Solved structure of RNA (25S rRNA, nucleotides 2361 to 2992) from Saccharomyces cerevisiae, 632 nucleotides shown. Ions in the entry include magnesium and zinc. Keywords: rRNA pseudouridylation, IRES initiation, confomation, eEF2, RIBOSOME. Rfam match: Eukaryotic large subunit ribosomal RNA. Rfam links the family to the GO terms structural constituent of ribosome and ribosome. For this family Rfam cites "The comparative RNA web (CRW) site: an online database of comparative sequence and structure information for ribosomal, intron, and other RNAs" (Cannone et al., BMC Bioinformatics, 2002). It was solved by electron microscopy to 2.62 angstrom. The reconstruction used 65,607 particles. The organism belongs to Saccharomyces, within Eukaryota. The PDB entry is titled "Hypopseudouridylated yeast 80S bound with Taura syndrome virus (TSV) internal ribosome entry site (IRES), eEF2 and GDP, Structure II".

Context: one part of a larger RNA, bound to proteins that are not shown
RNA sequence: ACAGCCAAGGGAACGGGCUUGGCAGAAUCAGCGGGGAAAGAAGACCCUGUUGAGCUUGACUCUAGUUUGACAUUGUGAA
RNA sequence: GAGACAUAGAGGGUGUAGAAUAAGUGGGAGCUUCGGCGCCAGUGAAAUACCACUACCUUUAUAGUUUCUUUACUUAUUCAAUGAAGCGGAGCUGGAAUUCAUUUUCCACGUUCUAGCAUUCAAGGUCCCAUUCGGGGCUGAUCCGGGUUGAAGACAUUGUCAGGUGGGGAGUUUGGCUGGGGCGGCACAUCUGUUAAACGAUAACGCAGAUGUCCUAAGGGGGGCUCAUGGAGAACAGAAAUCUCCAGUAGAACAAAAGGGUAAAAGCCCCCUUGAUUUUGAUUUUCAGUGUGAAUACAAACCAUGAAAGUGUGGCCUAUCGAUCCUUUAGUCCCUCGGAAUUUGAGGCUAGAGGUGCCAGAAAAGUUACCACAGGGAUAACUGGCUUGUGGCAGUCAAGCGUUCAUAGCGACAUUGCUUUUUGAUUCUUCGAUGUCGGCUCUUCCUAUCAUACCGAAGCAGAAUUCGGUAAGCGUUGGAUUGUUCACCCACUAAUAGGGAACGUGAGCUGGGUUUAGACCGUCGUGAGACAGGUUAGUUUUACCCUACUGAU
Numbered sequence: 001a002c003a004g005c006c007a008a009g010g011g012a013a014c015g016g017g018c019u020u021g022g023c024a025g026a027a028u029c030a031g032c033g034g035g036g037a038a039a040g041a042a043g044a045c046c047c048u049g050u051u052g053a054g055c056u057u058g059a060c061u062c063u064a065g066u067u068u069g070a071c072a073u074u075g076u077g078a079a
Numbered sequence: 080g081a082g083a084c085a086u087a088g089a090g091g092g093u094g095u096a097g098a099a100u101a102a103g104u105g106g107g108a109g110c111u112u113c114g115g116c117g118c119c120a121g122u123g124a125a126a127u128a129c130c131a132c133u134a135c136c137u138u139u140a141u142a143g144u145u146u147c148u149u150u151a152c153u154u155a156u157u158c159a160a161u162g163a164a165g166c167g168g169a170g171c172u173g174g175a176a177u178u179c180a181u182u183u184u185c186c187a188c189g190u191u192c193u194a195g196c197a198u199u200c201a202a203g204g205u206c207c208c209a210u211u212c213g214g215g216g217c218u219g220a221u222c223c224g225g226g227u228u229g230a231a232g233a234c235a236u237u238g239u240c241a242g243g244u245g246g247g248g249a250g251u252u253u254g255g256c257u258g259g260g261g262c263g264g265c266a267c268a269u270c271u272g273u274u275a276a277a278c279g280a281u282a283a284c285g286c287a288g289a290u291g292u293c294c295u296a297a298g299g300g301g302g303g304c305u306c307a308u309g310g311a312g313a314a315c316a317g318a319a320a321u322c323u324c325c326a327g328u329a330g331a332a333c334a335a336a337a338g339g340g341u342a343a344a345a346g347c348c349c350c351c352u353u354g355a356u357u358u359u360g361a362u363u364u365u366c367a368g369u370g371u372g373a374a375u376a377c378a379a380a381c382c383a384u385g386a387a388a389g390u391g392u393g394g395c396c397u398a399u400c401g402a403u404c405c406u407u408u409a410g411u412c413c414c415u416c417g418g419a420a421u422u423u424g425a426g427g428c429u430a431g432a433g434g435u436g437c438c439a440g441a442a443a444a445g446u447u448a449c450c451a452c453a454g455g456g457a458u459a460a461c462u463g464g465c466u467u468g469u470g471g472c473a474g475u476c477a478a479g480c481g482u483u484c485a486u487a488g489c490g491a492c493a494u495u496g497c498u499u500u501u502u503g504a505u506u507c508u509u510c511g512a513u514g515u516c517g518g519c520u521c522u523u524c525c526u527a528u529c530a531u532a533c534c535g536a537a538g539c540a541g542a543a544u545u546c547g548g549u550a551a552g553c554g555u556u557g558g559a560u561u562g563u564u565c566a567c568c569c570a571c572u573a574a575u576a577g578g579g580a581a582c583g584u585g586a587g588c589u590g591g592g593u594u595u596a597g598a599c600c601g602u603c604g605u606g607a608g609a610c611a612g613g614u615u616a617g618u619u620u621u622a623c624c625c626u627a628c629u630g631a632u
Base pairs, nucleotide, nucleotide: 002016005022006021007020008019009018027632028631029630030629031628034626035625036624038621039620046455047454048453049452051451052450053447054446055445056444059251060250061249062248063247065244066243067242068241069240070239071238072237075152076151077150078149079148080147081146083144084143086140087139089137090136103132106129109116111115157230158229159228160227166224167223168222169221172187173186174185175184203218204217205216206215207214208213254267255265256264263284268290269289270288271287272286273285291438292334293394294393298352299351300350301349302348303347304346306330308326309325310324311323312322313321332341333340335399337397338396339395356380357379358378361375362374363373364372369439382391383390384389405433406432407431408430409429410428413427414426415425416424463507464505466503468502470498471497472496473495474494475493479489480488516591517589518588519587521583522580523579524578525577526576529554531552532549533548534547535546536545537544556570557569558568560566597615599613600612601610602609603608
Other pairs, nucleotide, nucleotide, family: 001017cWW004036cWS010015tWH013463cSS013464cSS032627cWW033034cHS033622tWS033626cWW036586cWH043045tHS045459cWW046259tSS047458cWS050441tWW056606cSS057059cWH057605cWS060246tHH064245tHS073236cWW074235tWH075233tWH082145cWW088138cWW091092cHS091133tWH091136cWW092135cWW093094cWS094124tWW095123cWS097098cHS097101tWH097121cHS097126tWS098121cWH101125tWS102134tWS105131cWW108117tSS108118tHS109117cWW111114cWW114115cHS121126cWH153232tWS153233tWH155232tHS155234tWH156235tWS161163cWS171188cWW178183tWS201220tHH202219tHS245247cHS251443tWS252444cWH253445cWH256284cWH258284tSS264266tHS270336tWS271337tSS274283tHS275282tHH276281tWW289398tWS291436tWS293297tWS296353tWW296355tHH300384tSS300389tWS305344tWH306331cSS307327tHS317320cWH329331cHS329342tHS331344tWW340345tWS341344cSS344345cSS344346tHS354381cWH354391cSS357392cWH359377cWW360376cWW365371cWW379392tWH385387tHS385388tHS401435tHS401440tSS402435tWH403434tWH415417tWS435440cWS445607tWS447449cHS455510tHS456460cWH459510tWH462508cWW465504cWW467469tHS469501cWW477490tWS477491tHS478490tWS480485tHS481487tHS484538tWW485490cWS514619tWS516562tSS520584cWW528530cHS529551tWH530553cWW530573cSS551553cHS554574tSS555576cWH559567cWW561565cHS571575tWW572574tHS584587cHS590619tHS596617tHS598614cWW604606tHS604607tHS622624cHS
C1' cells in the first nucleotide's frame, strides 16, 4: 500500500495476509480503549561524517586597539 | 660644553746624551758682517746650518658645517577661552625707601557696614563753525606696537615602517582500529615460535615474546686451540682463588627476542687489516610482481688476508627503518643565466644527509546539560530472539551429622540436569521514533503450593510441627519510611507463596524518579564546563475509522 477474526509454526528471531488448524451468514446503533508494534515529527539520546555552529583557553594562524623605537613633520640660538 | 673637518695665516719640538732642551728624512758643506753655524771631529735611539713635508699639538678669523648632550627661542604643530575689551612696553602721579636731582629700586594705579541705583556719541572744560532751534574736534578717558588672550612648543601630534602585547575579535583544526563509543592497548611500520589444518597463503584487541638499538670490532682474512659440566689429585685453599689429568656430540659460546646454524668452527686466544670501498646492471621477499626496507649471485676495478686454494660488496641467517618540495654536502669542475663577455652570485646534472613512528610520509586544543544537519538499526541505551557462565530450582552417589543409625530430617568430596522472574554475553529486528521506571486500576495465565481440601512419612504419644503426593478450585491483607523495583518494621490473618502476560497495563491515570532548557552545593577543570554525586522548579496531545469486547436493532 491493500485491507481488516484468531491459535500455533516458520519467518528480518512478536503476522491481518504465508503454512496447518480453529472457524466463518446481509445490513447495523451506542459505548469502549486490548490491538492495528494506531496517528502526530526524515530520533532531540548514541554512533558515523575528513558536516556545522555557540562558548573557552598557554590549541594553530592572525587581527582592531595599545605600547616602544626609527624616519618625516622639523625650524632657530647658547653652552 | 666635549670636539671632528676644510679654508687664510702665524706657529714650535725629553728623557739618554754629542759640543746645543733633538721630531723625523737624503743631500755634505757658504750664502754670509762674523769661522758664528754643520762640514774633515767625538757622539746621540736618530745627526746638526738649509728644514722640503710641516706629520703630530696651540691662537684668531671666515652667515665655512656636519656630531652628541644640556639649555633657551617662537613662527610650525598642539590645547583653551572670548560678543576676540583693556595685552606688551614707556610714562604721568602717589607711597615705601630718611634715595643722591640717579628712573638707582620696589609697591599701587578711582569700587567692601546695607538684597537700592548705575544705559542715551557723558556732564563739565576748551576750540571751531556760519550755529537755524544746534553741529563738529580735542579733552574729560597718557603715549606707542595693531601679536585677541593664556598655556605649550620643535616636544607632543600626525604619516610610514619595525619590535612587543593583544580570546577583545576573526578563521581553522582538535587521527585510525575498536565485540557501540569513551578510557585502556597498538593488533598503525616490523621480527621469532605457535595458532596454521606436513607446498605456499591464511583472521581475531589469539597465545609467548621482541624492534626504533649496539659494534673499528662484536666487520674481513689467516693460524693455534676446544666449550658447559662431572670425577680424581696439589701449602694456606674450604661450596667456590690457582695448578694437573681424565671423561666430556656441545648439555657452552656466538651483542640484544625466539627459532635455525656452527667443533682442526661460525665458539676462545693471537697476527694482519678496512671489502662497513668504487661503478653498473640482474635477482629474491613483501608485491600491483609498484615503491621502501632487507637480502642473493655475477660483472668491471681497487684492495685486505693467507703459503695457497680461497674468502671478504659489514655484523652466521631470519627485525633493527623513510617519497615529493626545501635545505645542505660530495662529484663533474661539467651545463645555463636566453644582446656579448669576465668575475661574484644563482640555477641545473649525478650521489648522500637533514623526516615524516598515523612509519606510501596533513602543519592542528577543548567544551556544548543551549545546540544544528546528512544519515546509520553497518552501532549503544528500552522490548523481543539466541546462550546460560552468574542467579534461581532440581537430581544421582554416599564420607559423615543425627546419643545408638548414611538416606525421619540433613548431607561433604564429586557429578547430571532444568528454568529464563537475575545479571552477564551477542548486536538479529526497530534511529522518515514500538512513549521509559515505579505505583494505581483490571483481567487472565503458570506451578517450582503459603493457606484451605484429601492423603502418605517422621527421631508423629497428644498438641504443635517437618518432609512428601494429587492438586492452581479458591484465597494470599491493612500500615510507618523510601519515587522506589528491592528492603525493613508494626499488626491482623487460615495464609499474608513465587512468577508471566512487549521487565502486562501512559490516545487508562499519575508524574514521585530518570531524562531538555532555570538555579544551589561538593569535588574536578586555567577556562568554557564535567560528575550511572546531592538539592529545588519544570506543557503527559488525538479515536468519530477497522477489529476485539460490552450492551442494542